[PDB]
Source information: The RNA from Triticum aestivum has 187 modelled nucleotides. The work is reported in "High-Resolution Structure and Internal Mobility of a Plant 40S Ribosomal Subunit" (Kravchenko et al., Int J Mol Sci, 2023). The organism belongs to Triticum, within Eukaryota. It was solved by cryo-EM to 2.34 angstrom. The entry has 20 different proteins, among them Small ribosomal subunit protein uS2, 40S ribosomal protein S17 and 40S ribosomal protein S23. It holds a match to the Rfam family "Eukaryotic small subunit ribosomal RNA". Its family is annotated with structural constituent of ribosome and ribosome in the Gene Ontology. The family is grouped with related families in Rfam's "SSU clan". The literature on the family includes a 2002 paper in BMC Bioinformatics by Cannone et al., "The comparative RNA web (CRW) site: an online database of comparative sequence and structure information for ribosomal, intron, and other RNAs". The reconstruction used 256,000 particles. Ions in the entry include zinc, magnesium and potassium.
Context: one part of a larger RNA, bound to proteins that are not shown
C1' cells in the first nucleotide's frame, strides 16, 4: 500500500 | 490520474478533505 | 467510503499449530556390574650396570737356605 | 747361568660372592583416560506427505501472552 | 509465571503484562 475481519462508524 | 509545490531516508502520501 | 487490527499479499477459498501414521539421518539414556586399549595407585618380584665385602683361578717380582747340571 | 721341587713375602688380579644404589621389566589391587557393542527406551531434524481437529494471526469467533 | 487435567493442537485455577480490542468521564 492493498486485501480480508463472525471490528466500529 | 499527472504536473508543480508540501511531508517522508524510502515504499508512499497530500492534492483526492 | 473512513477509521481500525492483521503473522494474509496465490491476498481468508489466506495463513497456520500439534498428536498419531512412514522413509531416512543425527544425538542421548541405557542394564549387561559390556568389552578392548593405554596411564596412575598399592603392594610385591626383579634383569643389568655402578659402588662395596669377602674371594683368590692365575701371573709376576723378589727372598732363605739347599739340591742337580 | 739354566731348569725342577719344597720353602716365604710383596704386588697385580679373573670367575664367583655380599650389601647398597640406580633401576628396566613382570605380576596384583583399585582408579583415571581412551575405544567402545549394546536389548530396550526416548528426543530432534529432514523428506515425502496421509489422518484428526482448528490452537495462533481479524475482538481469529472464549483478546493474546 | 506456577499447578492440575486432556487424543492432539490445548483447557482451567491463582497472580501478573499490553506486546489490547481502552492513551479519554472534573463525572
Nucleotide at each position: 500500500u492493498g486485501a480480508c475481519g463472525g471490528a466500529a462508524g | 490520474u499527472g504536473g508543480u509545490g508540501g511531508a517522508g531516508c524510502g515504499a508512499u502520501u497530500u492534492g483526492u478533505c | 467510503c473512513u477509521u481500525u487490527g492483521u503473522a494474509c499479499a496465490c491476498a481468508c477459498c489466506g495463513c497456520c499449530c500439534g498428536u498419531c501414521g512412514c522413509u531416512c539421518c543425527u544425538a542421548c539414556c541405557g542394564a549387561u556390574u559390556g568389552a578392548a586399549u593405554g596411564g596412575u595407585c598399592c603392594g610385591g618380584u626383579g634383569a643389568a650396570g655402578u659402588g662395596u665385602u669377602c674371594g683368590g683361578a692365575u701371573c709376576g717380582c723378589g727372598g732363605c737356605g739347599a739340591c742337580g747340571g | 747361568c739354566c731348569g725342577a721341587c719344597g720353602u716365604c713375602g710383596c704386588g697385580a688380579g679373573a670367575a664367583g660372592u655380599c650389601c647398597a644404589u640406580u633401576g628396566a621389566a613382570c605380576c596384583u589391587u583399585a582408579u583415571c583416560a581412551u575405544u567402545u557393542a549394546g536389548a530396550g527406551g526416548a528426543a530432534g531434524g529432514a523428506g515425502a506427505a496421509g489422518u484428526c481437529g482448528u490452537a495462533a494471526c481479524a475482538a481469529g469467533g472464549u483478546u493474546u501472552c | 509465571g506456577u499447578a492440575g487435567g486432556u487424543g492432539a493442537a490445548c483447557c482451567u485455577g491463582c497472580g501478573g503484562a499490553a506486546g489490547g480490542a481502552u492513551c479519554a468521564u472534573u463525572g